[PDB]
Context: one part of a larger RNA, bound to proteins that are not shown
Molecule: 23S ribosomal RNA, nucleotides 2 to 517
Organism: Acinetobacter baumannii ATCC 19606 = CIP 70.34 = JCM 6841
RNA sequence: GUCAAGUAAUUAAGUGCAUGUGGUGGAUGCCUUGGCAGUCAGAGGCGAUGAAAGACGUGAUAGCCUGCGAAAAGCUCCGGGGAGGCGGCAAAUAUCCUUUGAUCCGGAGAUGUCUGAAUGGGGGAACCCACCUACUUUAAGGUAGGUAUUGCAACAUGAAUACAUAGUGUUGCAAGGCGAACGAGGGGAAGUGAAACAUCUCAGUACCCUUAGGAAAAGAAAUCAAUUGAGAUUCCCUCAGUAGCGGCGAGCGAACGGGGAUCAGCCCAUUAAGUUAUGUGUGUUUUAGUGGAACGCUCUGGGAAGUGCGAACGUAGAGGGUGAUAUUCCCGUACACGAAAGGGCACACAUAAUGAUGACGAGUAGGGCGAGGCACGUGAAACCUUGUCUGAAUAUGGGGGGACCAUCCUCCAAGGCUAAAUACUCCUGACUGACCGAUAGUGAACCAGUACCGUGAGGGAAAGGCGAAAAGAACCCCUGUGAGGGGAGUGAAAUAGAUCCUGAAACCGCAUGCAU
Numbered sequence: 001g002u003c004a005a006g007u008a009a010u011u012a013a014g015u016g017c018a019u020g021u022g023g024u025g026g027a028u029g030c031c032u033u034g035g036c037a038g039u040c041a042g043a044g045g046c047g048a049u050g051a052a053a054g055a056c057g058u059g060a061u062a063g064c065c066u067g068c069g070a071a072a073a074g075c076u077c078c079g080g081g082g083a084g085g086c087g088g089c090a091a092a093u094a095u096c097c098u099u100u101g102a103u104c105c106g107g108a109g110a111u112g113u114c115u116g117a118a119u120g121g122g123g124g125a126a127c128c129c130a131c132c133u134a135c136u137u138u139a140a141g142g143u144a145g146g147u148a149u150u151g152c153a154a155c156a157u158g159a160a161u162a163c164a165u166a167g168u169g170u171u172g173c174a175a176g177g178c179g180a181a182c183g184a185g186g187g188g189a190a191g192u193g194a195a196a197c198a199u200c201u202c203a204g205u206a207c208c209c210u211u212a213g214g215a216a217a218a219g220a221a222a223u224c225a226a227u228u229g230a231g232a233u234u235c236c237c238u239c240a241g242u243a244g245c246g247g248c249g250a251g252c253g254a255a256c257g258g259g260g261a262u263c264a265g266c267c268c269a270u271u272a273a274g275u276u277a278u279g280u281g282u283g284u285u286u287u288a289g290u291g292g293a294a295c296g297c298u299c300u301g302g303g304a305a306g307u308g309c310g311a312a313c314g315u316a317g318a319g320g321g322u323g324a325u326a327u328u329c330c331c332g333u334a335c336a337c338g339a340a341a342g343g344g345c346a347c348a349c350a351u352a353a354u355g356a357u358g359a360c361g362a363g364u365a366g367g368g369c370g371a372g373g374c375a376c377g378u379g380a381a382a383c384c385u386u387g388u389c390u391g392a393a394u395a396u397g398g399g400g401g402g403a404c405c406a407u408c409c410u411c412c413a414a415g416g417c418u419a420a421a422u423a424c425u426c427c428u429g430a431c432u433g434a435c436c437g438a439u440a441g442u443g444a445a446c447c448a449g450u451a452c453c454g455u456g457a458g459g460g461a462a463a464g465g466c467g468a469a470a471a472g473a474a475c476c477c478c479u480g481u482g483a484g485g486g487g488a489g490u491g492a493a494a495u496a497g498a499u500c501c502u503g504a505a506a507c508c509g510c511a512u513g514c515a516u
Base pairs, nucleotide, nucleotide: 014516015515016514017513018512019511020510021509022508023507029501030465031464034436035435036433037432038431039430040429041428042427043425044424045178046177053115054114055113056069057068058067063089064088065087075109076108077107078106079105080104084097085096120129121128122127130147131146132145133144134143135142136141149175150174151173152172153171154170155169156168157167182213183211184210185209186208187207193200197247223230224229234261235260236259237258238257244252245251265417266416267415268361271358274354275353276352277351278350279349280348281347282346283345284344285343286342287341289337290336291335295310296309297308299306311328312327313317319331320330321329366390367389368388369387370386371385372384373383376402397412398411399410400409401408452459453458472500475487476486477485478484
Other pairs, nucleotide, nucleotide, family: 012013cHS012014cHS024506tHS025505tHS026503tSS026504tHS027503tHS028502cWW032437tHS032438tWH033445cSS034441tSS034442tHS035441tSS044180tWS044214tHS047117tWS048119cWH050117tHS050118tWS050119tWS051118tHH051177tWS052116tHS054126tWS057072tWS059064cWH059065tWH059087cWH062064cHH064447cWS066073cWH071110tWS074110cWW078340cSS079288tSS081103tHS082101tWS082102tHS083098tWS083101tHS084102tSS086095cWW107341tSS115125cSS148176cWH158166tHS159165tWH160164tWH161163cHS181214cWW181424cSS182423cSS183216tSS188204tWS188206tHS189205tWH190203tHH191202tWS192201cWW193250cSS194249cSS199249tWW200250tWS204205cHS213215cSS214423tWS215422tWH218233cSS219232cSS219419tHS220264cWS220265tHS220418tWH221231tHS222398tSS223410tHS225409cWS226228cWS226401tWS232420tWW233421tWW239256tHS240255tHH241242cHS241253tWS242254tWH243253tHS244375tWS246249tHS246250tHS246377cWS249377cWH250377cWW261421cSS262420cSS264418tWS264419tWS266272cSS268358tSS269271cWS269358tWS272273cSS272356tHH273355tWS273417tHS288338tHS292316tWS292334tHS293313cSS293316tWS293332cWH294312cSS294327tWS298307cWW300304tWH301303tHS301324tWS302323tSS303323tSS304306tHS315334cSS316333cWS318332tHS322326tWH339340cHS339341cHS362393tHH363364cHS363391tWS364392tWH364414cSS365391tHS374382tWW376381tWS379381tHS386387cHS392413cWW425426cHS436440cSS437445tWS438445tWS438464tHS440445tWH443448tSS444448tSS448462tHH449450cHS449460tWS450461tWH451460tHS454456tHS454457tHS466470tWH466496cSS467469tHS467471tHS467493cWS468492tHH469491cWS470494tWW471490cSS471496tWW472497tSS472498tWS473488tWS473497tHS473498tHH474488tHS479482tHS479483tHS489497tWW490494tWH491493tHS491496tHS
């Protein structure tokens, strides 16, 4: 050196794990513009003088929102206020106004299209068609009134039919509709429970209907009690889950008595407590407002309210804002003042109405039949209401005392009115939370009862965050005068650049190490 035998290293199409650096996405944290629940105090209605709810319009320029209504982001007056305004999203210039007082805030007026109870007729809401009267009109009009129904009253007229009445019309006044709960009344389930189910329960609940008021209802013993007491009604605590009722099942469930809250009694046609309305007088309250103390230096920092020293006010150290955590920076706060006009509420008076067609209660009490209600289911079932059929006495009378009788006690029905204690919240103001904090809290923090879905009734979302301040990135470069980006610049920060605080996970890249 060649050959042979044996035996290492060496690949990554791709992949895994780890780390780093990104994307996506929008959790978390922090925050609040909106919600939830209350307390105290008010208020408890709006409407034919046209409501709630809408449509359409209205601007130098407006899309939507807000305001307003052809006088249309508004006109007049009164009061406040005092330097900037021509409403918001939202910005931008304009033409302008304003210390001779604007914008703005409160009071009172004026205007106030169309639809809607809609009311002159109609109608597919926001439309179509009229009529009468009076003033005026260049011809085919303008303006202002009136034109619904029903009820009531008056007035007139007026049938069959003589009188009359019915009917008809005119004028006057009233009503109608909407809206939270709470009241009263007329009707009234089923799911369910009973471990099935029919009595029963659920439950006089849901729901439907009618109709009030600031509350309503009820209310002044024909009541309870029990050895002779209490003294209208309503509500709360007890009595008591007792007495009872109950396919004696499931269940339902008192009262008396006691303690409180509140307190009130007036009348029946010679007539009243009261209530309402309208004036007038006083007092308070409300609808704009005004004044309102006292801090500096130093350090860190983008920025001080934070550090470190030292001050001041406090009948004010509630809260909010300010470039990070402020009694002394700002707005405020304690406190002290304030109304031309209007509203509410209290009393006082006066006027009127109402109470009140009611003068002591008869087709009533009671009864027979059938129901309902009573905690009470037919039961020993009193008592109350009444659909039906009946039907007293009337004070020497009558009702009740849980079958019924007698005794005793007690009350006077068949006529009425009556405050408070009680129920509630569509709302208005002030305040509060071991309430929520954007998948929560309202369905709705945002142009939400929207978009969207449905013939319709109806159902029904998602969606907050740059920065202290837009200082929102002039200019250059690439690109299609795009999008997007790189610089530059602003800013404390730009992986704070508008898909903007923070920026998790899933999920998807790229890079490195090792493995395969």